The RNA (mt-LSU rRNA) from Trypanosoma brucei has 758 modelled nucleotides. The structure was determined by electron microscopy at 3.5 A resolution and released in 2020. Among the 81 different proteins in the entry, which are not shown, are Ribosomal_L18e/L15P domain-containing protein, mL84 and mL95. It comes from the structure "Trypanosoma brucei mitochondrial ribosome large subunit assembly intermediate". The 2021 paper behind the entry is "Interconnected assembly factors regulate the biogenesis of mitoribosomal large subunit". Keywords: mitochondria, translation, trypanosoma, assembly, evolution, ribosome, large subunit. Lineage of the source: Eukaryota > Discoba > Euglenozoa > Metakinetoplastina > Trypanozoon. The entry also models zinc and magnesium ions. An Rfam search finds the family "Trypanosomatid mitochondrial large subunit ribosomal RNA" in it. A reference for the family is Sharma et al. (2009), "Structure of a mitochondrial ribosome with minimal RNA", Proc Natl Acad Sci U S A. The family is grouped with related families in Rfam's "LSU clan". Its family is annotated with structural constituent of ribosome and ribosome in the Gene Ontology.
[PDB]
Context: bound to proteins that are not shown
RNA sequence: AUUUUACCAAUUAAGAAGAAUAUUAUAAUAAUGGGUGUCUUAUAUUUUAAAUAAAUAUUUAAAUUCCGUGUAGUAAAUUUAUUAUUUGUAUUAUUUAUAUAAUAGGUGUAUUAUAUUUAAAUUUUAAAUUUGUUGUUUUAUAUUUAGAUACAUAUUUAUAGAUUAAUAUAUUUAAAUAAUAUUUUAAAAUUUAUUGAACUGUAAUGUUACAGUUGUAUGUACCAAAUAAAUAUAGUAAGAUUAUUUUAGUUGAAUUAAUAAAUAAAUAUUUAUUUUUCUUUGUAAAUAUUAUGAACAAUUUAA
RNA sequence: UUAACUAAAAUG
RNA sequence: UUUGAAUAUUUAUUUU
RNA sequence: UAUAUUUUUAGUAGGUAAAUGAAAAGUAUAAAUGGAUAUAACUUAAUAUUUAAUAUUUGUUUAAUGAAAAGUAUUUUAU
RNA sequence: AUUGUAUAGUAUUAUUAUAGUGUAUAGUUUUUUAAAAAUAUA
RNA sequence: GUUA
RNA sequence: AAUAAAGUAUGAAUUAAUAUCAAAAUUUUAAUAAAAAUUAAAAAAUUAAAAUAGGGCAAGUCCUACUCUCCUUUACAAAGAGAACAUU
RNA sequence: AUAUGUAAUUGUAUGUUUGAUUGGGGCAAUACUAUAUUUAUUUAUAUAGCAUAAGAACUAUAUUCUUUGAAAUUAUAAAAGGAGCAGGUUAACAAGCAUGUGUUUCAUCGUCUCGUUGUAAAGCAGAUUUGU
RNA sequence: AUAUUUAAUUUUUAUAAUUAAUAAUAAUUAAUAUAAGUACGCAAGGAUUGAUUAUUGAAAAAAGAAAGAAGAAUAUAAUUUA
Numbered sequence: 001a002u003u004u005u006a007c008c009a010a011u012u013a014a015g016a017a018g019a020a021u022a023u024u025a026u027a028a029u030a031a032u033g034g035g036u037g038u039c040u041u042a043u044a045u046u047u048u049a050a051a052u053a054a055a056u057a058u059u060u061a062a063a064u065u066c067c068g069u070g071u072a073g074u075a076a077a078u079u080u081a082u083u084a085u086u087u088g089u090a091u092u093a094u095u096u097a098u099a100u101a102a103u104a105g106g107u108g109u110a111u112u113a114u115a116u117u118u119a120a121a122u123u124u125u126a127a128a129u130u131u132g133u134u135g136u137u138u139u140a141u142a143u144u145u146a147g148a149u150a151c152a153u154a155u156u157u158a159u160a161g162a163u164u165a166a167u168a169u170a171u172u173u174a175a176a177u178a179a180u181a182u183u184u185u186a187a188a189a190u191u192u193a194u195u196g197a198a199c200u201g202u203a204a205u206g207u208u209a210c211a212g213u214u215g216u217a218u219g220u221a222c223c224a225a226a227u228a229a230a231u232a233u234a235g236u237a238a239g240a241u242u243a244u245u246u247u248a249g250u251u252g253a254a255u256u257a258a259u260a261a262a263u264a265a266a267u268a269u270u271u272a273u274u275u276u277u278c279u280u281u282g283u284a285a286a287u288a289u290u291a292u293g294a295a296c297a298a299u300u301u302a303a
Numbered sequence: 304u305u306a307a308c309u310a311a312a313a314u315g
Numbered sequence: 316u317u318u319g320a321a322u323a324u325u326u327a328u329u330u331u
Numbered sequence: 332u333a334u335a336u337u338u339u340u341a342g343u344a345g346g347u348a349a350a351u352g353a354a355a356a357g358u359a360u361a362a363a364u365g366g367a368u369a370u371a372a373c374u375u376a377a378u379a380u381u382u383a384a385u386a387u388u389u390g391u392u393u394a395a396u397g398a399a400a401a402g403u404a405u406u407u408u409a410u
Numbered sequence: 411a412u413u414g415u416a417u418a419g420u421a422u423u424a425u426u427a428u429a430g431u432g433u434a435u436a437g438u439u440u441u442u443u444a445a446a447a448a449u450a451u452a
Numbered sequence: 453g454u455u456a
Numbered sequence: 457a458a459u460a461a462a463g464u465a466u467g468a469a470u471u472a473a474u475a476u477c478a479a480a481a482u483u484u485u486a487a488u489a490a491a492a493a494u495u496a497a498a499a500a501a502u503u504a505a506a507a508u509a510g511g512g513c514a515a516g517u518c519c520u521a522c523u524c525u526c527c528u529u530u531a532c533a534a535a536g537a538g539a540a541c542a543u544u
Numbered sequence: 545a546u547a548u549g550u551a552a553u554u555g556u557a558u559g560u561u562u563g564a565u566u567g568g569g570g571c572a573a574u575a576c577u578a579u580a581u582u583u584a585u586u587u588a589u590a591u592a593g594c595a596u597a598a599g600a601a602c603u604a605u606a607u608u609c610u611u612u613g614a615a616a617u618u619a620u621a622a623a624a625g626g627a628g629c630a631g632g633u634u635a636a637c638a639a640g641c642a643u644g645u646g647u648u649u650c651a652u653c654g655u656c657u658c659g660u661u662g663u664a665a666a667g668c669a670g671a672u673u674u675g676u
Numbered sequence: 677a678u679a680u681u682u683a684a685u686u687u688u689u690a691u692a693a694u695u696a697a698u699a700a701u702a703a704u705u706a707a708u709a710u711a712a713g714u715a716c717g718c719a720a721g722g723a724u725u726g727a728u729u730a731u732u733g734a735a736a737a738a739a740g741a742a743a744g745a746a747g748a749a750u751a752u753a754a755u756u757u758a
Stems, first nucleotide, its partner, number of pairs: 005110002020096001022095001024093002027086001125140004141379004162169001183240003190230005202209004212223001214219003265290008307343004320329004380472001388465001419426001449460003481494003500686006507680003515673001518632003522628003528622002532559002540550004576593004581588001640647004648664001650662002654658001705730004716721001
Other pairs, nucleotide, nucleotide, family: 010104tWS016100tWS018097tWS018099tHS019096tWS023094cWW026091cWW035036cHS042044tSS042045tHS059072cHH063068tWS068070tHS107117cWW112498tHS114123tWS127373tHS129136cWW134487cWH145375cWW148240tWS148371tHH152351tHS157158cHS160175tHS161170tWS163168tWS164166tHS170172tHS175176tSS186234tWS186237tHS188224tWS195225cWW196212tWH197200tWS197210tWH197215tWS199219tWS201210cWW246349cSS247347tWS249282tSS253265cSS254264cSS282283cHS317320cSS318320cHS320328cWW347348tHS356365tHS356367tWS359361tHS359365cWW381471cWW383469tHH385468tWH386467tHS387466cWW390440cWS393437cWS400428tWS419425tWH437439cHS443461tHS444749cWH479496tHS480495cWW484491cWW485489tWH506507cHS511676tWS518670cSS521629cWW525625cWW526624cWW527623cWW534557tWS536555tHS537553cWW539551tWS556557cHS556558cHS560621cWH561622cWH564620tHS572613tHS580589cWW582587cWW583584tHS584587tHS599600cWH600601cHS633670tWS636668tWW638667cWW641645cWW642644cWW649663cWW649665tWS649667tSS655657cWW663665cHS665667cWS687746tWS711725cWW714723tWH715722tHS739740cWS745747tHS747749cSS
């Protein structure tokens, strides 16, 4: 004289009516189409028809029938009745908003593999799909939120058979009469009703006329057009499907259409039986579901 | 494709 | 990674 | 030839041999210090990022229509 | 008498004159930037 | 002021 | 041999599972396999470049077989429409 | 002259038009005990026997009897030759071929009938292409 | 143009190279001459073969001070200049 290495860090308390004569259901008494900034003129402002419809029905039988698409007066003018801005914010319950932002001046390393500081080691998506279980297939930037319905339970009044094709027969042990429900998203859909010719394509001389069992490739930037309504065998497309720390059986079997033949098995749910033998041993019933699919060769009354 | 923690543990 | 082979000459050797 | 290197065991945790959520606080008499923390990674809605030091934009030069459908953008008395 | 004058369309202040009639000297007035590749024009 |  | 720069300023869009990331080679696993293992040694920023991956794709040609569309009529079902018939 | 009731024509617009087990077989009155005939060398056919019966009270695996011996096919609508799906691509055919006869198969790039080689399948048609 | 990858750059660095990686391991060929009119061959005949030309290009990464035009731009590191 000169100068402080490189890299590495983190979201939380919200300032003020910037949230209510609010959102949804609920009133069984009104009602000639509500239209304010309206404000003569009515040859020009007419919607009626015996039918399942803004009028909407308490049970399982029999019964026509090639899956029985199905139940009567309960009271006769009897109170199941289409209600309704306040003589309670009407009452009762229910639901509810993302306007708004100093945040920290350095714990790990400094020649490369990934959080827990003694140095290393480990580490390099998840879900669904794929039943030849993958290296196939699809989705996910992140934050917060929205998002899907099979009643795990039956205390005294109390009383419950069967059975023949039919007539009929009925020797002969139970019972807590209860019904309403049944994922979710998505089919090339089709049906009903309606509009469009300003685009486009014709005829007529920019305009007029003709339109979806359809007018002339097209008919208003997806022609199996457009608009309005609908939840079709959504099934033999697919996808998604909200509740950790658990507490008991099998892991490739079964398979015969069709007259007097013991018995399908597998998985799951609930439930049942103390039979002796040294030890050991998951058998059975009720109920629900069940196309995850091989071609040859070889061998075998044994390998 | 299964595993409570600590340690143990015979496979080449 | 040589021994019914290998090294050597006109059969003899070598560490199986 | 051996010995030796990774799965023939205990201790402790800890009910049992693996898949049907848990609140004594509106189930309110409870009323100032109750986590009632009780939980959808992909279809919804809103928001914040990445792409992004990005593409795009960039206003120093002019030779020339007198309608109508079409606009309605407050013509103070536009004239 | 009465009545009404200016400021389109393509989702924009966009490619872009909407042209019926009609006329011909109104200069009727908004397009950054100190190289190279590639690309387009030339 | 090469060529087709 | 002309015109279209960076920079100042404004400020989209497709995209986005992803840990600070995937040098490279070799070997292998069930289809591209940066999945695995071994081996090896891969700096940061900026611009440009499509080499690889990403960016829809069991497809192309050929032969056989079957079916569909299409054509036709003498048979099947079935329309609609109409002629004729009965009654006035 | 308006309709009702039938409607075999036509259209064929339209939908179909290769799952036949709605077949075949087997069952065949005359049981029981018994007799006779016949027999394609053991089948075939018939018949004798059966009425009647009243006290011990839910009653005993035992019996083949009440009466079918020939349906003389054709239903199913009929038929022809770009696109879709599938297979194969290591094809299909082959004790052959040609018109009793003459002739090996398939292939190696022969030759102007002749002939070498391989093979008897390890052989023979056509294709053998994929960079957003 | 995303990721990897590759090309190039990160602007006077007085100064290439101790080793890492990395463009050119017989380019043949063609024309002419020499050798030689030799070797060889019965003879006609007759090679091997380093030069010239043709083929035309030649290349080295790492230490100094930084937002104007590396030109005060009309090719001079001031042409006199008021």